An RNA: 349 nucleotides with solved positions. It comes from the structure "hc16 ligase product models, 10.0 Angstrom resolution". Method: electron microscopy, resolution 10 angstroms. The entry became public in 2020. The sample was in a buffer at pH 8. Keywords: ribozyme, RNA.
[PDB]
RNA sequence: GGAUCUUACUUGGUAGACUCGCAGGAAGUCUACCGAGUAAGAGAAAGAGGAAAGACGGCCAAAUUGCGGGAAAGGGGACAACAGCCGUUCAGUACCAAGUCUCAGGGAAACUUCAGAUGGCCUCGCAAAGGGUAUGGUAAUAAGCUGACGGACAUGGUCCUAACCACGCAGUCAAGUCCUAAGUCAACAGCCUUGGCUGUUGAUAUGGAUGCAUUUCGAUCCAACCGAGGCUCAUUCUUGUAAUUCAUGGCCGUCGGGGAGGCACUUCGGUGCCUCUGAUAACAACUUGAAAUAAGGUUGGCUCAACGGCGCGUGACAGACAAUUCGCGCUGGAACUGCAGUCGGACCU
Numbered sequence: 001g002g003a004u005c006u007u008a009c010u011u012g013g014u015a016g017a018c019u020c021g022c023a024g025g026a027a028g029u030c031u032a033c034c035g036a037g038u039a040a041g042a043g044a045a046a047g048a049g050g051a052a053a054g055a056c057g058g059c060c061a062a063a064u065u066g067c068g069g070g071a072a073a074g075g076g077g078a079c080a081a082c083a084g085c086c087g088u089u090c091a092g093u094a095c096c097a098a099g100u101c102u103c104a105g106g107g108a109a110a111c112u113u114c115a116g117a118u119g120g121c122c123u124c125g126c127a128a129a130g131g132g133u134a135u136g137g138u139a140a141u142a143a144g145c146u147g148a149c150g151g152a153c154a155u156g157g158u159c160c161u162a163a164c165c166a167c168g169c170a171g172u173c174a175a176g177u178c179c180u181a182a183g184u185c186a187a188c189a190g191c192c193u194u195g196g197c198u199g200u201u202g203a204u205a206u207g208g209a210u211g212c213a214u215u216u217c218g219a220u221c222c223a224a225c226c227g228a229g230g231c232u233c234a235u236u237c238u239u240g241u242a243a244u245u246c247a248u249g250g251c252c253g254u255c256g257g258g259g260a261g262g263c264a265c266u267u268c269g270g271u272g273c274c275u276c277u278g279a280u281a282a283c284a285a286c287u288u289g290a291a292a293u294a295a296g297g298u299u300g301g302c303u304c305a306a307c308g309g310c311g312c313g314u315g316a317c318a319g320a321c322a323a324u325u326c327g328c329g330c331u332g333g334a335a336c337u338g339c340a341g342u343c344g345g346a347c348c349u
Base pairs, nucleotide, nucleotide: 004042005041006040007039008038009037010036011035012034013033014032015031016030017029018028019027021126022125054255055254056253057252058251059250060249061248063244064243065242066241067240068239069238070237071236072235074233075232076231085151086150087149089148090147091146092145094138095137096136099118100117101116102115105112106111121131122130123129164345165344166342167341168339169338170337171336172335176210177209180205183204184203185202186201187200188199189198190197218304219303221301222300223299224298225297226296258277259276260275261274262273263272264271265270307332308331309330310329311328312327313326315325316324
Other pairs, nucleotide, nucleotide, family: 001002cHS003043tHS020026cWW023024cHS025078cWS045281cSS048279tWS049278cWS062241cWH073234tWH075229cWH077230tHS081347cWS081348cSS083157tWS084152cWS091140tHS093143cWW096119cWS107109tHS107110tHS109180cSS124128cWS140146tHH140148tHS142143tHS159349tWH160348cHS161348tHS162347cWS163347cWS168340tHS169212tHS181182cHS191196cWW216221tWH217334tSS220302cWW227228cHS229232tWW237288cWS256257cHS256258cHS286289cWS292293cHS293295cWH317323cWW318322tWS
C1' cells in the first nucleotide's frame, strides 16, 4: 500500500475563432481544456496455515421500523430590509411625462431655460425595429400606482429602519480632449507729438460635455467564494443512531459428541486411557464526485515592477552659481461624494 492507470462510447460546462448587423434575458459551425456515467484490459486480488463440517449457552449484525446527514432520477424554475395571483367593475392630492422639432427673449461672443406639437399603447435575444397612437391616454387606467367586490388568499413567517452584497443612477470636479475672446498682457503696421486712437497675430479668461470609472489595478504566492441538476419538493440510493431483535450469517466459551494422533490389551480386528481439534482473497481506497477547482472566473492580503514629490552628487551646454540633461537616497499611487430605482439575499427575520 490495493487502489490506481489506459482505451472506447454517451452526455454537459468553460475559453477562443468565424458566420447573421451582433455568441450571451440570442442562433449556428470549428478547435482546445475540464466534469459525470457505462463497458473492456493492466493492476490489487483470485487465500495460506491448520482443522472443521455434532449439541448447548452468550454476544454482535437492517430482517423490520422511526429519526439525522449527504447525493439524485423526476416535477417546479430570475433582480427594493421583507410577506400571492386572476376576474369583474368603482374610487383616489396628479402627469401627458423621458427622445425629437419649434420662435419669442439671455449673452461680448460661444453658446442658449421658458411653453406648444410629435411622442406615451402593443409586439420583438439585442440591435434593428415593426404595428398603432383612435376610443382622449397614463398594467385596478389620480402619477410610479394604491384601496374596495368575488375566486383565491389558509394559520404562519413579530413588524419596522438603515446600510451591505448584484446591476446602476445623480451631483461636483478631475486630467487632458474643443468653441468663444468681452476684459487683459506682448509684438507688428497705420496716423502719429510711435503719445492718443484704429487694425492684424500670439494668446490670455472661460459657457458647456467628456458620468458611475473596468481593475489581485501589470506580474507574483496565500486565503475565501462560485463552478458542468441555482434553489426547492415528492420518491430513490448511501451512511450513522435508537427501538422491535429475529430469519439467516459471524465471533467466544463448555460438553469434546464427531475427527485426528499417541500408548496399552489383543492383535485380523475390536476394547480402554491420554492429548489436540482451525482460518475466512486483496484490502477495505480521489467512492452515483473531486479536495485547491493550480479546467476556469471574481474579491481581499503579500512582495516586485510603474509614476508624482523632496533631498544630494557629478560630466555636458550653460551658469561669474543655477536651470535642463544622468545617477543615488527618502516618501506617496489607480477622480471624489450621496442614493433613489431594479419583487432577490447574505442585511432584514